[PDB]
Context: one part of a larger RNA
RNA sequence: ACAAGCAGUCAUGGCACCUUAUGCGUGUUAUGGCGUGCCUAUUGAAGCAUGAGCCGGCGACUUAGACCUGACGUGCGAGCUUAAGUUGAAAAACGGAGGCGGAGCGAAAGCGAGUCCGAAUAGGGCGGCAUUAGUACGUCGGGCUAGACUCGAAACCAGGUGAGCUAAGCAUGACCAGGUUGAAACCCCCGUGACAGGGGGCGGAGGACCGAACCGGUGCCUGCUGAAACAGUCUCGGAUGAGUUGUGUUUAGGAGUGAAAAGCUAACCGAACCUGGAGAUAGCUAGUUCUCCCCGAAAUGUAUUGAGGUACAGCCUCGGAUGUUGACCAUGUCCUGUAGAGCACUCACAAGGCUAG
RNA sequence: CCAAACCUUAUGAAACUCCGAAGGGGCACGCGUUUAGUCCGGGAGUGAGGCUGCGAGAGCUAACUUCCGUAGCCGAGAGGGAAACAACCCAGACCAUCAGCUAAGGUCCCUAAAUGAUCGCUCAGUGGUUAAGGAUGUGUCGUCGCAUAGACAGCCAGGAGGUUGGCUUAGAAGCAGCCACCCUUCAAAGAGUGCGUAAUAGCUCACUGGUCGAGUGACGAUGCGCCGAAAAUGAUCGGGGCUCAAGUGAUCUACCGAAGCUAUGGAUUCAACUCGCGAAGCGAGUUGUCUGGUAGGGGAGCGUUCAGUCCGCGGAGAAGCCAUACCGGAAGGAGUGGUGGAGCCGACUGAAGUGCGGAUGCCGG
Numbered sequence: 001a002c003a004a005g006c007a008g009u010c011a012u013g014g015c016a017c018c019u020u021a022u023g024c025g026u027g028u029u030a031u032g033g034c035g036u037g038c039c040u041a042u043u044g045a046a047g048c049a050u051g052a053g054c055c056g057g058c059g060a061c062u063u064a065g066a067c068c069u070g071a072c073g074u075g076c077g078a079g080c081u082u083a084a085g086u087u088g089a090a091a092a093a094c095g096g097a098g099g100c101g102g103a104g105c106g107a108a109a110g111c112g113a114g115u116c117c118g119a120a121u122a123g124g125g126c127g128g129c130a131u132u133a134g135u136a137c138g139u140c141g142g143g144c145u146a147g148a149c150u151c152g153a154a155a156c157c158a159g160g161u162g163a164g165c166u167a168a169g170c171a172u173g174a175c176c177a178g179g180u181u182g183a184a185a186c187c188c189c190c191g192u193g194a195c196a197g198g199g200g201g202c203g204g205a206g207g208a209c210c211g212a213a214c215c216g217g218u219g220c221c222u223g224c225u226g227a228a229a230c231a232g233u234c235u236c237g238g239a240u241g242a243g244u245u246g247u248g249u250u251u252a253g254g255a256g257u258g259a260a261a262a263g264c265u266a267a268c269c270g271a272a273c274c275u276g277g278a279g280a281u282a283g284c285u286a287g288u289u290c291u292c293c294c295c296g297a298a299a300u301g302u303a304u305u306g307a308g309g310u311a312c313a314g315c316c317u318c319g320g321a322u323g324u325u326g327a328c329c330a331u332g333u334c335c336u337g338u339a340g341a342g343c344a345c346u347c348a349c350a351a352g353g354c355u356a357g
Numbered sequence: 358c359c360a361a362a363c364c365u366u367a368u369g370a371a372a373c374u375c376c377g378a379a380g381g382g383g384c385a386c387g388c389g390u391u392u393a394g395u396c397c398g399g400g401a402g403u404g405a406g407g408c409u410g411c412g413a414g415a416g417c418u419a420a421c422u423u424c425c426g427u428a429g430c431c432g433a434g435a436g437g438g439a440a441a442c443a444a445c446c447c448a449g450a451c452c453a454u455c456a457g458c459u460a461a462g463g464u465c466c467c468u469a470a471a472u473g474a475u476c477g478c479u480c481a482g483u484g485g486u487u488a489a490g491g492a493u494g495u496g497u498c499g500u501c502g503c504a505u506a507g508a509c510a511g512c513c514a515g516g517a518g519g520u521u522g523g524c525u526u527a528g529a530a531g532c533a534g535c536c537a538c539c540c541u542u543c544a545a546a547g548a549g550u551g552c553g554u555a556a557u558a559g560c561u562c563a564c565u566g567g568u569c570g571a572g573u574g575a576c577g578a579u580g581c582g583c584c585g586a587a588a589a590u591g592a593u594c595g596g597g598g599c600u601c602a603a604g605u606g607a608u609c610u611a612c613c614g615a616a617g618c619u620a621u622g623g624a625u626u627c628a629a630c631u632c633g634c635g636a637a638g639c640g641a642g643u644u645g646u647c648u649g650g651u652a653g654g655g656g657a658g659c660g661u662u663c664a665g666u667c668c669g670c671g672g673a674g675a676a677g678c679c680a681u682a683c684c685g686g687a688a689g690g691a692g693u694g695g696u697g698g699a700g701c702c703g704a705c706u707g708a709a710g711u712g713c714g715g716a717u718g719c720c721g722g
C1' cells in the first nucleotide's frame, strides 16, 4: 500500500500521554499552502563542478627578538632600565653602562634656529606662530627576521645501505631421452700417361634437423576486488649451442651492467632505497571551528620577463581635526561640435550642358 | 574631346563641415536644502566580472560573442509578478502580529481577486517562434465611365471593307521578332489584349440594339486574420477550457495582490540631542536609524583548561553521562529526576595547544 518525495516548515483535524492546574503542550500522525542539499571554487549551481563512510576524538595565523609603528591605558614629567650583584620556606631591591625625547640644514666640511642652492636675496627644508612633548611598561591592530595561517609536489644535495634484486664477469661443478640426415679424411672403383670430377664403401662432422626434460615464451582465449600483483589450458620457438644451470665471489645502484630498450639494477631507477638538510620552496589547490551588533567593497586606472600575482592610487572601515567646503536643482557665464543637416574645403557621386588646349 | 575648369538638377562620407542643439563639464551664487565632504593616522581587500537598454567598433550591425563608454541590476539583497527562470518589471528584508492599504501583475477553474460595465472587432482558435510574396476574407475608408444615353458580368447578331509595302525565311501575311501604323461606307468595329493547325476556320476582348435592372467595377489608407511555417522520446496556451468571446483595440469602477508602506498596536539595536545622575554607565525621552549583505574593518560578550584570591557544596553523595513542553537578544545557563561513583560549582582577575559537517584530513568503532 492509489502514490512522487529531496530532508523540511507552516496550517488544521485525529490519537496517546498531562515529573511540571491555567482556552498550555509534548510525542506522533493525516492531509493541504509552499520550499530544487552544506561549504569550496565562481560572472553564474540544487545541479550530471569539487570535497567527505557515519560517529567520537587529534587537527590550522602563534612564539621569540629591551626590533619598528599605531590605538588605548598607567607611572613620572624628562623618563627608563642592560648584563649583573646581594638577600633565595614566599619576597623584591640595587646598578643608570647606555638607548630615546631634548633645534635643524647640507653630499660633506661646517654653520647653526638659521642652513645648504647661489654669490644671491628667488626657492626648498626647519624653527617661530597652534611652545600641542615625550618616555618606560602593559594589552592590542599591523609590519620586519624566523617554519611561524595549516596540509601537500615533480626535484636537489650529503652520508650510509644492497648482486640472497635483475644486468654480467670470473672460478669451480652439473645437465642436455631417443630418432634423422649424414661432411672431411681414409679405401676401392671409371676409360685414358694424367689430373679434376664421378660412383660405391666407410667413417662421422654439422652456431644441423625432428623431439622430451630443460630453457624461452609466439598467438587466440581465460584471468582480470583472479589461483598468481602474468600466470593457466591448447598452440609455438631453442632443442651441442654465443647452450642451460647450482655454489662461491667480484662490479656498484646517476654509477654499474647491458647482443642496448634509456631495458635491468629485491615486485614501475629519462635515473635506487633509507636517513638527515626540511615543516625546503609552492606568487598553486584545499581546509581555517563561539555569538550578536555597526558600516561596507571591488573585479577599474597605471606599472610590471606582468597579465589566475604584486606595488601605488580609485572603493571600505575605525578614531581624531575641520565643520559646511559636500551632494540634487536653479540662475548667470564660458567651453567642447557627436545627432542632424549641408557642400562652398577634401574624397567620391547621377542626368545633362559644354568643349578648349 | 581620356580634359584640369564651369554650369542647371541631384547626392553621399568614422578619418569632409559652412553651420549647428540633446546633453554634459569647470566656475560663481544661493536655494530645494538634505545631510555628507575634506585632511591626518592604523587596518583592508580587491585588482578574471556578468546581463539588459542606449551609444559605437570587430563580426553575417549572428551568438547567454568579444571590447569600450554609460544607467540599472546581479555579483554582497529577500520578497511579489513573468508557469520554472541571479541579471526583466514592481519593490528593498530591525524581530514579532491567522492586521490593514497599494505597486508590477492579475481577477474562468488549478490560485488569491470582475466570470463586471460600454462600443467595436475576429471567428482562425488567431491568441502561444518568421518573412519576401500572394488571394474581389471582413470592419473603418479616398477617386471613376454610370440606369429610367440601363450600364460591369449574363443572353443574339455583325462579330464591315480596302489600303499591304514589309525586313528576314521553307512559310514569317493581327499571338517568333522588328516596322510602322490611315481611309471608308456604317448603329458598329482597335496605331488588333490573347489562343489555336504548319500559314488560314474559328476563339476573341471592342462598339450597338433588345424585356428585365436601381445598383455596379477597379485602383486606395488601414485594424485583424489566412496560405507560404517540414523533423527526429507522446503532445500543448503552464494545464483544462475558452469564440453563449473566460480573445483583442479604447474607456470606467471595484477588488485581489510582498516581511513595500501603513496600523507609528509591541519591542530591540545603532546615532544624535534633551531633564538629571550612582559620571564609562543609567530611570526615562523624541527622531532618524535599525541599509540587506560577500571579502573586510570596528564594538560587546558567551563557552573551555590552567592558575592566584574569595565565597561554598559532597558518601542521606562530585565531575561526567541520559532526559527535560524553563530562562537570556545570541553564544549558553538553570531547576528536577535517572544514572554514577568521586570531587567539583560559582564571582573577580590573569594566562592559554582555547570551542568546528567538510582539507580525496588523521586514529579508533
Base pairs, nucleotide, nucleotide: 008034009033010032011031012030013029014028015027016026017025038051040049054722055721056720057719058718063146064145065144067143068142069141070140071139072138073137074136075135076134080098104111105110115124149287150286152284156277157276158275159274160273161272165253167251168250169249170248171247172246173245174244175243178210179209180208181206186201187200188199189198190197214238215237219234221232222231255265256264257263290658291657292656293655294654295653300313301312302311303310304309314403315402316400317399318398319397320396321395322394329387331385332384333383334382335381340376341374342373346370347369348368350366351365353363406431407430408429409428410427411426412425414423415422436447437446438445452623454620456619457618458617462613463612464611465597466596467595471610473609474608475607476606484599490584491583494581495580497578499576500575503572512567514565515564517541518540519539522536523535524534551560552559627645628644629643630642632640633639659712661709662708663707664706665705667703669701670700677696678695679694680693681692683690684689
Keywords: Ribosome, 50S, 23S, 5S, Antibiotics, Clindamycin, Peptidyl transferase center. Shown are 722 nucleotides from a PDB entry: RNA (23S rRNA, nucleotides 536 to 1273) from Deinococcus radiodurans. It comes from the structure "Structural Basis for the Interaction of Antibiotics with the Peptidyl Transferase Center in Eubacteria". Schlunzen et al. published it in Nature in 2001: "Structural basis for the interaction of antibiotics with the peptidyl transferase centre in eubacteria". Method: X-ray crystallography, resolution 3.1 angstroms. The entry became public in 2001. It holds a match to the Rfam family "Bacterial large subunit ribosomal RNA".